[PDB]
Context: one part of a larger RNA, bound to proteins that are not shown
RNA sequence: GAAAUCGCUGUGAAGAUGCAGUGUAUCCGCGGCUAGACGGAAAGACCCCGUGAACCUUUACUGUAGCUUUGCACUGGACUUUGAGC
RNA sequence: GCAUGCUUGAGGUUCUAACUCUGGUCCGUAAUCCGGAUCGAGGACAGUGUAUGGUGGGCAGUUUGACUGGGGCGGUCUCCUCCUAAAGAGUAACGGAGGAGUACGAAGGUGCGCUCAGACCGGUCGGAAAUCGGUCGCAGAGUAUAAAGGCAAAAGCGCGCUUGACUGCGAGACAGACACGUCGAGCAGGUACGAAAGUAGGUCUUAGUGAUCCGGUGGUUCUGUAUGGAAGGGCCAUCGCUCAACGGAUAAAAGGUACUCCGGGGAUAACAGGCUGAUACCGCCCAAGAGUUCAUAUCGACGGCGGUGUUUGGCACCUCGAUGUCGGCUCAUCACAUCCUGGGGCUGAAGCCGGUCCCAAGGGUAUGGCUGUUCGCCAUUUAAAGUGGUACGCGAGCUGGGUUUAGAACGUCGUGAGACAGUUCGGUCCCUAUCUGCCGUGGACGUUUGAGAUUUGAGAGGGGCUGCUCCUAGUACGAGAGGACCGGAGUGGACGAACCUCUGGUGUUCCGGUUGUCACGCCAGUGGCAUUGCCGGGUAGCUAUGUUCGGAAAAGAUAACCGCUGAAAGCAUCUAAGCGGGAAACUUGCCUCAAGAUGAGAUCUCACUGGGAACUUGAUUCCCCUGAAGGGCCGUCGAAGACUACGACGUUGAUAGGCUGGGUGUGUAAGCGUUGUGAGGCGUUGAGCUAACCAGUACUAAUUGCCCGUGAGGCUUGACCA
Numbered sequence: 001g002a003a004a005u006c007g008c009u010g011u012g013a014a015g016a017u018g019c020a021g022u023g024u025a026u027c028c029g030c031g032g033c034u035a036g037a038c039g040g041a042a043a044g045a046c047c048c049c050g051u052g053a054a055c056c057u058u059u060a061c062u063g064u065a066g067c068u069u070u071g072c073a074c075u076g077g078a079c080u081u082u083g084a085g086c
Numbered sequence: 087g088c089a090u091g092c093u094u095g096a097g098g099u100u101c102u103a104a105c106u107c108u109g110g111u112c113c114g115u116a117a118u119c120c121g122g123a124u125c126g127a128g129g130a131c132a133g134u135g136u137a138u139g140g141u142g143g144g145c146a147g148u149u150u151g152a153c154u155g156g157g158g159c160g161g162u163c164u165c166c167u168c169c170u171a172a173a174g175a176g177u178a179a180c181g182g183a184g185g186a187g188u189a190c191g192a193a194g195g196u197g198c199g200c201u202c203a204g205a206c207c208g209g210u211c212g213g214a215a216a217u218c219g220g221u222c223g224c225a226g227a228g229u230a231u232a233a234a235g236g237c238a239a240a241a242g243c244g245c246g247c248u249u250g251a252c253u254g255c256g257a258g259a260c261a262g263a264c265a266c267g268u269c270g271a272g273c274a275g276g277u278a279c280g281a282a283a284g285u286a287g288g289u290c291u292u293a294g295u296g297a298u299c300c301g302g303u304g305g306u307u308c309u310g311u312a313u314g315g316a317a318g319g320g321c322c323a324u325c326g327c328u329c330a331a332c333g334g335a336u337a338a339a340a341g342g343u344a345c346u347c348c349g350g351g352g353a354u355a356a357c358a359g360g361c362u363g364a365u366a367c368c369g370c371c372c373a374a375g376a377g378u379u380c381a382u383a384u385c386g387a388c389g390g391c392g393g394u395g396u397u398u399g400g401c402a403c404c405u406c407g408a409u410g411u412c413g414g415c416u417c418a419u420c421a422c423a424u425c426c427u428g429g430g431g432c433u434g435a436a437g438c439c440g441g442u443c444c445c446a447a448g449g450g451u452a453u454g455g456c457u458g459u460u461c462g463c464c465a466u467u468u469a470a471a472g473u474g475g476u477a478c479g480c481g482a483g484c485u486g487g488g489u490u491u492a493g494a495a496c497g498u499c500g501u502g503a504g505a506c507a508g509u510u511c512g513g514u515c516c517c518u519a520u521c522u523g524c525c526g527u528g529g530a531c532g533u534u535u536g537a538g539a540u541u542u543g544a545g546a547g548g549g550g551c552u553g554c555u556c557c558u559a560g561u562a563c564g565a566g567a568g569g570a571c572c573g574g575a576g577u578g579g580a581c582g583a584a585c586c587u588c589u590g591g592u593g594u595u596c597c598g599g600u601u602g603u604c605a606c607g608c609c610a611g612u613g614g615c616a617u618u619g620c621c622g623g624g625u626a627g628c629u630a631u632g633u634u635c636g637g638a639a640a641a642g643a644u645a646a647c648c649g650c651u652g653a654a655a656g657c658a659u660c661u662a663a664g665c666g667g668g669a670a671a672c673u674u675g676c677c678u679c680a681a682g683a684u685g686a687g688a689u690c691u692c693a694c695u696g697g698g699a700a701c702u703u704g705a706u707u708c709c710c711c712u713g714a715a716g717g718g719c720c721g722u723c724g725a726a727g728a729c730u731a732c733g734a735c736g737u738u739g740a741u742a743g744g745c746u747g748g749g750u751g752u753g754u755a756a757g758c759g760u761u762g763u764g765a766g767g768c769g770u771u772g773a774g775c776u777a778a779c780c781a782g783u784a785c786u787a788a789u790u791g792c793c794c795g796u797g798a799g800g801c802u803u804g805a806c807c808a
Base pairs, nucleotide, nucleotide: 003017006023007022008021009020010019026530027529028528029527030526031525032524033523035522036521037520039517040516047351048350049349050348052347053346054343055342056341057340060148061147062146063145064144066141067140068139070137071136072135073134074133076101077100078099079098080097081096084093105128106127107126109125110124111123112122113121114120151163152162153161160180164186165185166184167183168182169181187332188230189289190288194248195247196246197245198244199243200242202226204222205221206220207219208218228237229236231294233292234291235290252275253274254273255272258269259268260267264333277286278285279284300326301325302324303323304322305321306320308319309318358405359403360401361400362399364398366394367393368392369391370390371389375385376384411488412487413485414484415483417479418476419475420474421473422472425450426449427448428445429444430443431442432441433440452466453465454464455463456462493511494510495509496508497506498505499504531682535693536692537691538690539689540688541687545679546678547677548676551579552578553577554576555575556574557573563568581636582635583634584633585632589630590629591628592627596623597622598621599620600619601616602615603614604613605612606611640674641673642672647667648666649665650664694799696710697709698708699707700706711797716794717793718792719791720736721735722734723733724732741787742786743785744783745782746781747780748779751775752774757770758769759768760767761766
C1' cells in the first nucleotide's frame, strides 16, 4: 500500500490478523466499550552525532565603538628655571 | 675655563591677535535658529584632523580535538621490547607487562693483551661482605640504559697510537599505500692502526623523534627585469617546533544554553521488549556442629549441584519520519514457589496452640494516620490481610501528587553565562472507533414441502468464602493450669441474585403554605415568572440503607496419605496380578444459555389432492387457474424496549385514552353565612382537588385491507407391504 482483516502456542529484524502447527468459526448490520492493530496527530524536544546554527558569558583568541596619552597641524608675542656650539 | 653676544630644545608666568563661548547688546528681522557687528570672558589652553601608546565583552567575528562497549568523568594519542600472535611475515581489544623523548671525542677505530659472578680455605685492624694467596667454578657475570635476541675471532675488560663518528658514491636487496625507513659488497679520493694479511663509512642489535612553509648562518663556477654591479632569488651545508592530539587545519582561540534551533541516527543512551544469568530469589547434595544424649523434630558451618526469570546488572538485537513515566483510581487475567479455608506424614506432637514437609489454585484474601509514594512504621481489625507474571497489566479508560520545559528562591559550586542525579513555591494530559476483540441486540439464509407450538441436550457459562456461640463436655488429655477430635444445632460478616409486602429515599406529572412582581377590568379568586421562586408533604414507578433467597448435601473418579491380600526375593513389602479408603481441586449434582450441535436433533398438530405447452426431456422452463396453514405490513399498546426484538389486543374488542366508582395523597377549596374596626377566627366541611393504582364501562381510537407464503413435497438402497 492492498485486503477474502479469528484464538492459542511457537517461529521470526528478537512482542504476528497474514509464517508453522493447531483450535475455533454460517453471511451482514445496529447500540455500546476501548485490550490490540507497537492505533491517528507532529521527519523525538530526551540522548548521541555534524570539523551544523543561534543567542549568552568570560582574566578564550583576534579585533573594534567609545574613553584616555603624547607628536605634528590649526598655533602666536614676551619674560623667566633649562645642553651643546661660537 | 667663562662671559657681551649666538642656533635651539623642555617647565612656569604673563599678553592678545588666532581659536572657543550652549554670556550681554545691536542689525538682517515681524525670529530663543543662523550670520554679521560690538562688548565681556577664557586663550594659544580648550577643541578638531592625522600619527601613536593604554584601556576597552560596550560591540563583532570565531575557536573550544578525537578514541570511547551511549556520552561525560577518568585514561590514551609518537617511538622501542615481550606476550596475545595459532613454529615464514603480518595480525585487534579502554587486553597483559615494561621502557624512550638520551648518552659517549670516548663508552668510536685499530693493534696488542686479558677473562667474569659466586663459593670454600688461609691471612693485622677486617666483621656476612674491602685488599692478598690457593682450589673449585665455567658465564649462574658483564655488555651506558627497558625487554628480547645475541656475545670466545668474545660483542665483556685493560693498555698504546689515533679520528673511518671520513668526502663522492654505490651493484644488489629487505621493508613498504605514499612520504619516510633499513642493510650494504665494491669503486675513487684521502686517512688511522698493524710487521703484514687486514680492519675501520660510529657505539652487540632493536627506542632517544617532527614533513612542508617561513626565517637565520656558512659557501657557490647559477641567475641578476636597459647595461655593469648590487639587492633579491636558486643550488650545497646547516640552525630555529613537548607543532607530545607527535602525517604537524591558524602566526593567533575558553565556556553556557532548562530560551533554544536545524540536519540526521534505534549506526548510540534513558523506558519497555529481547539474549544472558554474574547477581537476585527458590530448591537440592555432603554433614562438622547446635539441639540435655541424639547430624537430618527444627536448624546446619566449610564446600558442591541445579531451577526460575524474578532483582541489581551485562549486551545493544527492535523502536529516535515518537512504543507516554512513577504512584493512585477503575477493571482485571493467569501462575503456584499457598496467606486462610480443605486433605495428610513426621514432630523435641500430653491437651489447647504450634514447627516442618507432602497434596491441593474452588472460593476468599483489611480499614485508617504519615508520606506523591510502591514500600515502610504505626493504630485497629480479620479465617486470612499470600508471592509473582501480565509493556515493573490497565493515560485513544480517569488522575497528575512524584518525575524532565519555560517563572521564582535557598544551600552549594563557578569570575561569569549558569549548574546540582540537593531543596522549595507555581506550572495546557488531544483523538466522533474502520478492523480485530469484547458486551448486548437484530436482519439474511440454511436445517430438503411449508407451518403453529412444545422440547432433548453435545456443549458452554454462573456459583463454590467464612466467623462466632451452644450441645457433645468441662468429657478425652492433663500434676495443675488449661482443654479437645469426631458429630449436631443456632446465629452472623462478606459476596450475589431477585423483589418492593414492610422501613425509608426519590417522586420538576398530586395537594398545600408562602415572598416579590405582572396580569386576568376591579374586589374576591386564580395564573405567569423568579433554580420546580422558596418550601412542607407525597401516589405509582424506580430504588437500598429495606425484604426474601443462595453457596450446600449427595454421587463418581482421584491427589498426597493410610491400607487388605500378595509374590518376584521361603522373610518383608499398598503393587508386580487383584481388592479398597481418601480433599473446597476434577466430572456431575444447583442455576442460566444452548440443534448455525451445517452432526442444523425430537414430539404433537395444522395446511395445500388444477390444467396446457415447449426446449437444450425430469429436482427443467413458460402460460393460465389457484393463494391454503401461516407470517408480515398497518393500528391500540406493554411492568418489553436505543432502533429492534419480545409479549397483548384490533369491534366475535377492555389494547390504550376518556368516563363512572373506589383507593391513595394533601389537608377543612370556592362561595355564602357569622364575629370583628381590621388582620384573623368560626360554620357549611375531613372540605375541595387528586399522576402513573384498582374495578367496571365501547364514549373515542384499534378498517376482516394489502403483501409474502402455494397446489401433496426428488433420487438410490433396504425391510415390511400391496
Shown are 808 nucleotides from a PDB entry: RNA (23S ribosomal RNA, nucleotides 2004 to 2889) from Pseudomonas aeruginosa PAO1. The reconstruction used 166,770 particles. Keywords: Ribosome, PAO1, wild type, antibiotic resistance. Rfam match: Bacterial large subunit ribosomal RNA. Clan: LSU clan. Among the 48 different proteins in the entry, which are not shown, are 50S ribosomal protein L2, 30S ribosomal protein S15 and 50S ribosomal protein L20. The organism belongs to Pseudomonas aeruginosa, within Bacteria. It was solved by cryo-EM to 2.46 A.